[PDB]
Context: one part of a larger RNA, bound to proteins that are not shown
RNA sequence: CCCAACUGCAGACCGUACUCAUCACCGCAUCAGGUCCCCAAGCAUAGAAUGCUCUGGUACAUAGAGAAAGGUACACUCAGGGAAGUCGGCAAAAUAGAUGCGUAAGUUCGCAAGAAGCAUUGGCUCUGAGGGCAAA
RNA sequence: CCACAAAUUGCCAACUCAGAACUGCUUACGGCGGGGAAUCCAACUGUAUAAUUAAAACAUAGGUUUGUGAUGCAUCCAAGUGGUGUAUAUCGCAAACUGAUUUCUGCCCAGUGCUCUGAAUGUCAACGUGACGAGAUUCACCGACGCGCGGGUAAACGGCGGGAGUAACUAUGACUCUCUUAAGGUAGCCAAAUGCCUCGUCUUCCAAUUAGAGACGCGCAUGAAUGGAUUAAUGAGAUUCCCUCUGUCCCGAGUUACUAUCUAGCGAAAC
RNA sequence: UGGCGUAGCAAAGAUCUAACGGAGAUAUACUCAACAUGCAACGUUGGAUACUGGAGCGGGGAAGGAUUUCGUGCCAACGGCACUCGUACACGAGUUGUUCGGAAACUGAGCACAACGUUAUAUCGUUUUGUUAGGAAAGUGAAGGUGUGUCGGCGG
RNA sequence: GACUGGCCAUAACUGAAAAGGGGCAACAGAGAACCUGGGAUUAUAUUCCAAAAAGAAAUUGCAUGUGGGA
Ligand code: PAR
Numbered sequence: 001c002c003c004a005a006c007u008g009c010a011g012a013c014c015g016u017a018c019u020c021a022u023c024a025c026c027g028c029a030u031c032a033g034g035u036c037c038c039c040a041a042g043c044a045u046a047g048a049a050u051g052c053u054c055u056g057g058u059a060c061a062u063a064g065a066g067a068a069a070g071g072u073a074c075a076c077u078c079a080g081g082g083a084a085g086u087c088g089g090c091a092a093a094a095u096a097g098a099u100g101c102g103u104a105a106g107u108u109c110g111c112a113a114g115a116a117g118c119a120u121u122g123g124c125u126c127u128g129a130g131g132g133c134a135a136a
Numbered sequence: 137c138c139a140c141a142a143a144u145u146g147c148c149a150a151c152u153c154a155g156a157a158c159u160g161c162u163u164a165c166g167g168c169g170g171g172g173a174a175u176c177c178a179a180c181u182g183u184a185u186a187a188u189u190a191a192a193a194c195a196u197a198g199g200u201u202u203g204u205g206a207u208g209c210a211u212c213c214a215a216g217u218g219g220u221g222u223a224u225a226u227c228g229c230a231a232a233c234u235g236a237u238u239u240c241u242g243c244c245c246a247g248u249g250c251u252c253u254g255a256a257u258g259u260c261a262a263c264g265u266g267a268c269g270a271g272a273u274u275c276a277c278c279g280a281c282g283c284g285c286g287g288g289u290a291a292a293c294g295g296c297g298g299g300a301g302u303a304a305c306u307a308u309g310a311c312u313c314u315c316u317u318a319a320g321g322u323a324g325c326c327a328a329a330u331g332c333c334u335c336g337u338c339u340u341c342c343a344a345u346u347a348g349a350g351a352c353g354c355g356c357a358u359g360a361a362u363g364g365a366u367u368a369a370u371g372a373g374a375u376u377c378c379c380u381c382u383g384u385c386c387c388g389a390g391u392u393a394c395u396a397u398c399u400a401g402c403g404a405a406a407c
Numbered sequence: 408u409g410g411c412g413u414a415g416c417a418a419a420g421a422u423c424u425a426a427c428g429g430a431g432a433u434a435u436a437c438u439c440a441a442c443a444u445g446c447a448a449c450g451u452u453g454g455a456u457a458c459u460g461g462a463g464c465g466g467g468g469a470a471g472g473a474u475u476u477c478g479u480g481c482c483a484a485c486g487g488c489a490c491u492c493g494u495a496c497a498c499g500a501g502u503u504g505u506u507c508g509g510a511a512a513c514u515g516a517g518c519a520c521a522a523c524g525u526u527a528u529a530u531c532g533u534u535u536u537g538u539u540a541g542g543a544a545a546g547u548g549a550a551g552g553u554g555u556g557u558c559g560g561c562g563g
Numbered sequence: 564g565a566c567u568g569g570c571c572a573u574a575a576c577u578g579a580a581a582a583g584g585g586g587c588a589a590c591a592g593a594g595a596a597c598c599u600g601g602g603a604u605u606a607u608a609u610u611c612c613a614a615a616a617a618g619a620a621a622u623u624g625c626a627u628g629u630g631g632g633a
Stems, first nucleotide, its partner, number of pairs: 001632004007626005013509003017475001018472002025034002036468004041053004056459004062400003070395004075391004080386002084384001089381001097121005106111001108236001122159002125156006131148002134145002170379007177371002182194002198234007209221002212218001238365003242296003247293002249289004254285001258283002264277004297315005324358001325355001336352005401416002407409001422455007476500005485493002505621002513592001517587002520584001522533003547580001551576001553574004558569001598618002600612002
C1' cells in the first nucleotide's frame, strides 16, 4: 500500500395536517355541469348488462296536511275498430333470451342473413355419455 | 430383443350435454332485434357547424395532371454564412383536380390562361455612344424580360347551332336544300336532389293519389375526372307502399308519484 | 318602492321510536280533572325500517385549494327551512425519514446562456441530422525523470 | 537496522492520449439501500418506539484492530 471477515463512529436538505368533490377544485354558490390514477366482495346471469346483498358508507339534500282544475313523470291501463289521426306512424305499441330446423332477389362471391318463417323451453324423479390417479 | 385381453382392479374430484317417466302454468322479475317490397344520395369505417343545420357536406383508398436532378422546385423571413418540406434524393418532395370497384371518359386551342431548345423581328426603362450650343437644355443611335408575331396544351378555365322541304290513305321524315361555328352534345341518363310550361302523357299502386314506382323525351336549362352511367355491402341520410302493432284517431275514461292547492319556516324577479 | 308574504324553496325514493341533553316546557286571569288554551323544530345514544350495492354518499393519490385537519368553547352573522349541529365563529393544538417523493445525479419532445451574425435599436436569428462559435472554449493527465513512506529479493 | 537491482501509495519537472463551450426540461419514462409488530395520537407515522430499542435488516463515507498478500 491492496484485500477479506468483522467492528467503531457518522448518515445532511425540502416535502409529510386535510381535501380531491351531489360541500374542501372550476363554473359569482355547499350549482343535478366539468375534473387524471390505484384497490373492487356474494347471488342470479354470457356478464364491470341489470336486480338484490355481507363489509364500509348513509337516511344529507325545507317539511307537514292532503283524491280541485290544469300540468310534469327515468308511471300504467282501456271495450269495438286499427293510421280513418297527422305535413309525416311524431309519440306509443310491437319484436325479444337460448336451442333445433329453415331462409328469397341481388352480389365485388366476402355477403345479403338473426333475411323471412316454424318448433321447443317449467318443476320433479331417473338414465346415458364426456375423466383423473394408483396397483403386476 | 419377443408378446402379455392392467381390453381389469380398486379409490376419487369438478362440471356440461343428451334422452326418458311423472307432474304443472294465471304464459307471470329483470335484461333483450319488429319485419318485408322499392326509389334518391354517398362506395365503405371515419370527420364535422362547443350553444338551432350530423347531411347528400369534409376525409378516404383509387384515378389523373403539374413543378422539380440540389447551382433544384415549393416556400418561411425586417435582416445574416438565417428557416421548412430535407435525418430527404423521382418507388422522392412539393402543387392541383377527381373521389371505391365495374364500365367508360366523345368533339373544340376561336376566347381567357399556362407554356415553348421560334426570329439578323416591331415596340418598352435606365445605363451607355455621338453631336449642335457659352452652357443648362436638346437631338440622334443603342437598349431586356413583357406585349405583338409564330407553335404547344382541355383529367387548364371552359364551350359543344338555326331555317325550309320530302315516302302510292293519313301521319312521321330514313332523304334533300340552305345559313352558319373554335366545335355544334357523342356513349349514356332523365318531369331525375336538374323540366318553366306541369298536378306533362301512358301504365301500375288505392274506393278515391298535386305522392311513389315503371315507361316516354320537343331535355325553359341532362351529359361524360366542371366526371357520365352502373353498383353488392354500409347509413341517427331524403322518399313510397305492405305485414305486424297499437289511445295517432273515432272518443274519451279510470288509476299512481311529484306539483298546483292549504299550512309552518323562508322568500324573490319581470314589470 | 308597488308587485309580495306573491312565484316559489317538487331530480338523487324514507323515515319511525324511546331515553338522555338543551332557555328552546308538560310555559293558563277567573271558571275548570285531563282533550277542546305553549305549537313547531333539534344534538347524541340504543332500537326499528330502508338506501348506497365494490364503475360505492367505500379507502388512498395527482392537479387545484392551503388549515378546510384535531380538541374545547360558542349561536350574533353564515350553511336560501331548521340546528343545541358545522368545512361557521373564538381559543388552544397537530404534519417527526440514512432507506418514502423530490433534489444532490439520467436522458426525451424541447428551451436558449455563451459564441457569432443581424437589426436605427436585441426585447432578433442560429444553437442534437453528433451537437456551439473563422473555431486557440481540454487546466485532465498514460508512460517516464526527482524526493518521502509501505514492501518482496541478494550481499555485507 | 542500514546498503542496490525490483512492487505499491504520497508530492513535484514533463506530456502520451482525449475533436465538437456552459446549463436547464419527466414528482406517471430511466434511476432509487426497510420491513413487519405496537396499549405509539384528541389530531402524524414503511417518518414515532432506547437496552429485552417490539424488533429483524439493508446500504453509504471514513476509521481502528484481526487475518491474508505487496
Ligand atoms: C333524338 O333526340 C331524337 N330527335 C328523338 O326523336 C328521340 O326521341 C330521342 O333522340 C331518343 O330516341 C340530344 N342530346 C338528345 C335528344 N333526345 C336527341 C338528340 O338527337 C340529341 O342531340 C341526337 C341523337 O343522339 C342522334 O345522334 C341525332 O342527334 C338524331 O338523329 C346520332 C345518333 N346517336 C346516332 O344514330 C349516330 O350514329 C350519331 O349521332 C352518333 N353515333
Shown are 633 nucleotides from a PDB entry: RNA (LSUb_rRNA_chain_2, nucleotides 2 to 605; LSUa_rRNA_chain_1, nucleotides 1533 to 1781) from Leishmania major strain Friedlin.
The entry has 76 different proteins, among them Putative 40S ribosomal protein S18, Putative 60S ribosomal protein L39 and Putative 40S ribosomal protein S9.
The structure was determined by cryo-EM at 2.25 angstroms resolution and released in 2025.
It holds a match to the Rfam family "Eukaryotic large subunit ribosomal RNA". Rfam links the family to the GO terms structural constituent of ribosome and ribosome. The family is grouped with related families in Rfam's "LSU clan". A reference for the family is Yusupov et al. (2001), "Crystal structure of the ribosome at 5.5 A resolution", Science.
The sample was in a buffer at pH 7.6.
Ions in the entry include magnesium, sodium, potassium and zinc.
The work is reported in "A small nucleolar RNA dictates the structure and function of translating ribosomes in Leishmania" (Rajan et al., Nat Commun, 2026).
The model includes bound paromomycin (PAR).